[PDB]
Shown are 519 nucleotides from a PDB entry: RNA (23S RIBOSOMAL RNA, nucleotides 10 to 530) from Haloarcula marismortui.
Context: one part of a larger RNA, bound to proteins that are not shown
RNA sequence: UAUGCCAGCUGGUGGAUUGCUCGGCUCAGGCGCUGAUGAAGGACGUGCCAAGCUGCGAUAAGCCAUGGGGAGCCGCACGGAGGCGAAGAACCAUGGAUUUCCGAAUGAGAAUCUCU
RNA sequence: AACAAUUGCUUCGCGCAAUGAGGAACCCCGAGAACUGAAACAUCUCAGUAUCGGGAGGAACAGAAAACGCAAUGUGAUGUCGUUAGUAACCGCGAGUGAACGCGAUACAGCCCAAACCGAAGCCCUCACGGGCAAUGUGGUGUCAGGGCUACCUCUCAUCAGCCGACCGUCUCGACGAAGUCUCUUGGAACAGAGCGUGAUACAGGGUGACAACCCCGUACUCGAGACCAGUACGACGUGCGGUAGUGCCAGAGUAGCGGGGGUUGGAUAUCCCUCGCGAAUAACGCAGGCAUCGACUGCGAAGGCUAAACACAACCUGAGACCGAUAGUGAACAAGUAGUGUGAACGAACGCUGCAAAGUACCCUCAGAAGGGAGGCGAAAUAGAGCAUGAAAUCAGUUGGC
Numbered sequence: 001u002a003u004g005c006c007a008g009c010u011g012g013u014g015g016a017u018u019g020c021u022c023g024g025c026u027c028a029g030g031c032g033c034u035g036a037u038g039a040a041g042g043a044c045g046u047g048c049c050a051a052g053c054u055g056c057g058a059u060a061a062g063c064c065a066u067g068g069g070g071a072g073c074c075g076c077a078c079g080g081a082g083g084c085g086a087a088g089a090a091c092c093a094u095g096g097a098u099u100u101c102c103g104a105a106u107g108a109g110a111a112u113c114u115c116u
Numbered sequence: 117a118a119c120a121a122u123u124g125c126u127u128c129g130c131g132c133a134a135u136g137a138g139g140a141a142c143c144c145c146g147a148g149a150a151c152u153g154a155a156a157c158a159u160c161u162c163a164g165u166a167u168c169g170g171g172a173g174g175a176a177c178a179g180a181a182a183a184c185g186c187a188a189u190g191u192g193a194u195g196u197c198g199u200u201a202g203u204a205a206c207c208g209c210g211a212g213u214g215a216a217c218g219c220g221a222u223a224c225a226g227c228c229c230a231a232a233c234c235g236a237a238g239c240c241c242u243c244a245c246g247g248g249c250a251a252u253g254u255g256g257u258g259u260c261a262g263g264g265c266u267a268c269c270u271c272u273c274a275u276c277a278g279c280c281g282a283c284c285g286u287c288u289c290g291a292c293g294a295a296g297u298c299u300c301u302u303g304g305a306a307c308a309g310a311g312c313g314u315g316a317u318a319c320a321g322g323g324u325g326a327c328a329a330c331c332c333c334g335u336a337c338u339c340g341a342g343a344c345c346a347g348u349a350c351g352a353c354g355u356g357c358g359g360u361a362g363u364g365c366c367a368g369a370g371u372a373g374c375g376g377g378g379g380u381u382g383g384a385u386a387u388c389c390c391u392c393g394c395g396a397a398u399a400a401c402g403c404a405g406g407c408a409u410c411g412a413c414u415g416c417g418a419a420g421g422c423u424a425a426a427c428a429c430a431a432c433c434u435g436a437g438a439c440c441g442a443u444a445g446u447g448a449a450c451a452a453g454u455a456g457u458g459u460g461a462a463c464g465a466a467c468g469c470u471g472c473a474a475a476g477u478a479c480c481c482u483c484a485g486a487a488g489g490g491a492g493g494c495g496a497a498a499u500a501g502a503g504c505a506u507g508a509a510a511u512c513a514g515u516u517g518g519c
Base pairs, nucleotide, nucleotide: 004519005518006517007516008515009514010513011512012511018505019469020468023440024439025437026436027435028434029433030432032429033138034137041102042101043100044057045056046055048080049079052076053075063096064095065094066093067092068091072084073083074082107115108114109113116118121135122134123133124132125131142173143171144170145169146168147167153160157208183191184190195222196221197220198219199218205213206212226422227421228420229368233256234255237254238249239248240247241246262366263365264363265362266361267360268359269358276354279351285344286343287342288341289340290339291338296312297328298311299310300309301308313330314329315319321333322332323331373394374393375392376391377390378389379388401417402416403415404414405413456463457462476504480490481489482488
Other pairs, nucleotide, nucleotide, family: 013510tHS014509tHS015507tWS015508tHS016507tHS017506cWW021441tHS021442tWH023445tSS023446tHS024445tSS031430cWW031431cWW032140tWS035104tWS036106cWH036136tWS038104tHS038105tWS038106tWS039105tHH039137tWS040103tHS042112tSS045060tWS047050cHS047053tWH047075cWH050051cHS051077tWW054061cWH062097cWW062098cWS069090tHS070088tWS070089tHS071085tWS071086tWS072089tSS119120cHS119133tWH119134tHS120136tWH122130cHH123130tWH126129tWS139140cHS139173tWH141174cWW141429cSS142428cSS143176cSS148164tWS148166tHS149165tWH150163tHH151162tHS152161cWW153211cSS154210cSS159210tWW160211tWS164165cHS173175cSS174428tWS178194cSS179193cSS179424tHS180225tWS180226tHS180423tWH181192tHS182402tSS182403tSS183415tHS185187cHS185188tHS185414cWS187405tWS193425tWW194426tWW195427tWS200217tHS201216tHH202203cHS202214tWS203215tWH204214tHS205382tSS207210tHS215382tHS223425cSS224424cWS225423tWS225424tHS230259tWH230367cWS231258tHS231366cSS232257tHS232263tSS235253tSS235254tHS236250tWS236251tWS236253tHS238254tSS242244tHS242245tHS260367cWH261357tWS270357tHS271357tWS274356tHS275355cWW277353cWW278352cWW280350cWW281347tWS281349tHS282348tWH284345cWW292337cWW293318tWS293336tHS294315cSS294318tWS295329tWS295330cSS295334cWW302306tWH303305tHS303326tWS304325tSS305325tSS306308tHS317336cSS318335cWS320334tHS324328tWH347348cHS364400cWS367399tWS370371cHS370395tWS371396tWH371419cSS372395tHS380387cWW381383tHS383406cWS384406tHS386406cSS396418tWW397418cWW397419cWW430431cHS440444cSS441449tWS442449tWS442468tHS444449tWH447452tSS448452tSS450467tWS451454cSS452466tHH453454cHS453464tWS454465tWH455464tHS458460tHS458461tHS467503cSS470474tWH470500cSS471473tHS471475tHS471497cWS472495tHS474498tWW475494cSS475500tWW476501tSS476502tWS477492cWS478492tHS479491cWW483485tHS483487tHS485487cHS493501tWW494498tWH495497tHS495500tHS
């Protein structure tokens, strides 16, 4: 007194712990069929910019009517730009319109397309 | 340009229609293991289970006695629940397997053909015209309170068909809805402490910068709507119930039953079914009553059919919790059946938390720099600065004490 041992301190690594719960698990009551008037499911589309999810179907996050609702709105999603709404929009209920291709898939054939 | 395919009807033309496939399980009809247990194993058991084929519905199936057999002067369609009972029964009579009648409940509901006797008096399509079906029987009658026919009595309140068509209840959704946001203190914030006050048929729950009946949503009360109950109950229309006497007019055949071989069942001689063969009676007959035959007695009419309600499941809606609380609880609080693995069948994770408010860091210095660093700004807190509440251990850097 190097290499170093043990314990702690400051900082880190790590994500336990405590607290929290948009998810589960189980029980109970109600209710209960859809489809050639082409379902359920899938594919591919669809947004001003749009990859995922949700919605929708070439009228594509939507169109119409009635009722409700209400001064806001343009989904999840708080951006930018722009727009819609007192001609009552958003949103909710009911009813209607639109609803590509494959799909029971049914003119014939095909790994979602093609042929007459 | 088109119902492909198979069908029904058919104007014999795809003209009119049907089927197909889906669905969480539940349900019905078929096919049907082994591991396992028996401390080996063959019958048996696991088990009519797993799995496979076919098919229906909102529930299925069953169902108005050829029943039961506490044997009776008794019960009276069928499911299901409790019990009867681990009883009867089965069984290398080992291990094990395992009802029913009845009873107490739930809910209740009873009908229609075939035939006899009638014989076209009928049905379907079409606006109609018209077409099709039907004597190989449409339609009337009738269905064990047997019926038909003949003669009578009385009568309908049964049944069957069709019309109308709910209350209540239950589930969900919606409208309305009382009373402080007062004082002082602390705090970034008062929903805290102390003081004063208020509503309540509302002191469930949640939200809001911390412990809130009175700040906001709601909650009690009251009210409205849809759905289910249910095209049910009630009411009403039509029909006509029932009784006596006579009549051997009718009443479901490979059936009832027997034999061979199997399966199944608690079913034992006495379960249910399949297969091969044989095979009856006609109500004056036949079947059943846990061995067979004959008689008696009691019950009941098979070989045609329909049938509400009470019961199963949990997709879907809503509610609930001495359930778990992010290695838990679903595989999945997140991109979840996602990322990803496999030719495919199939397999399959991990990832929650800034703050009261983004106020989510302007300006300056440094640098190759929208990096990073320094200084600075915000906030109660940046040791809350983005996988950002807390921040254990293992362990790392620096450092302190002891060696």
Annotation: Released in 2008, the model rests on X-ray crystallography data to a resolution of 2.7 A. The PDB entry is titled "The structure of the antibiotic LINEZOLID bound to the large ribosomal subunit of HALOARCULA MARISMORTUI". Crystals were grown from: PEG6000, KCL, NH4CL, MGCl2, pH 5.8, VAPOR DIFFUSION, SITTING DROP, temperature 292K. The entry has 28 different proteins, among them 50S ribosomal protein L5P, 50S ribosomal protein L6P and 50S ribosomal protein L18e. The entry is indexed under LINEZOLID, 50S RIBOSOMAL SUBUNIT, ANTIBIOTIC COMPLEXES, Ribonucleoprotein, Ribosomal protein, RNA-binding, rRNA-binding, tRNA-binding, Metal-binding, Zinc-finger, RIBOSOME. Rfam match: Archaeal large subunit ribosomal RNA. Its family is annotated with structural constituent of ribosome and ribosome in the Gene Ontology.